The RNA (U5 snRNA) from Caenorhabditis elegans has 111 modelled nucleotides. The reconstruction used 879,523 particles. Among the 32 different proteins in the entry, which are not shown, are Pre-mRNA-splicing factor 8 homolog, Pre-mRNA-splicing factor syf-2 and Coiled-coil domain-containing protein 12.
[PDB]
Context: bound to proteins that are not shown
């Protein structure tokens, strides 16, 4: 002999990162609610613990698309002497 | 990759049995 694609390097978007011993986080907030401890003439803002949620600053990895740099055809999936 | 274990030949040929037919038996022989 068949069709399969340029490299890099950044933004966006979607999606997925539950069977956790344990870890998207070799780091560490902040709120609700329930309940128990302290203050206290009351709330507010609070002490410092369990539970149960939420928000926040960030984390992978995949697949689309688009912007920039400089620029090579071999070679993955499928299959030579 | 022509030299004992595979890919560069231990190949050929001929009698006796079963069957119209052509094989097969560790059959026998050069």
């Nucleotide at each position: 002999a068949c069709u399969c694609u340029g490299g890099u390097u950044c933004c966006u978007c979607u999606g997925c990162a539950u069977u956790u011993a344990a870890c998207c986080g070799u780091g560490a907030a902040a709120a609700u609610c329930u309940u128990u401890c302290g203050c206290c003439u009351u709330u507010u803002a609070c002490u410092a613990a369990a539970g149960a949620u939420u928000u926040c600053c960030g984390u992978g990895c995949a697949a689309a698309g688009g912007a920039g740099c400089a620029u090579a055809c071999a070679u993955u999936g499928a299959g030579u002497a | 990759a022509a030299u004992u274990u595979u890919u560069g030949g231990a190949g050929u040929c001929c009698c006796c049995u079963c069957g119209a037919a052509a094989g097969a038996g560790c059959g026998g022989g050069a």
The entry also models magnesium and zinc ions. The structure was determined by electron microscopy at 2.9 angstrom resolution and released in 2024. An Rfam search finds the family "U5 spliceosomal RNA" in it. The family's RNA type in Rfam is spliceosomal small nuclear RNA. About the family: U5 RNA is a component of both types of known spliceosome. The precise function of this molecule is unknown, though it is known that the 5' loop is required for splice site selection and p220 binding, and that both the 3' stem-loop and the Sm site are important for Sm protein binding and cap methylation. On this family, see Hinz et al., J Biol Chem 1996: "Domain analysis of human U5 RNA. Cap trimethylation, protein binding, and spliceosome assembly". The family has 180 seed sequences and 28,527 matches in Rfam 15.1. Keywords: mRNA, splicing, Intorn Lariat spliceosome, ILS, pre-mRNA. Primary citation: Vorlander et al., Nature (2024), "Mechanism for the initiation of spliceosome disassembly". The PDB entry is titled "Structure of the C. elegans Intron Lariat Spliceosome primed for disassembly (ILS')".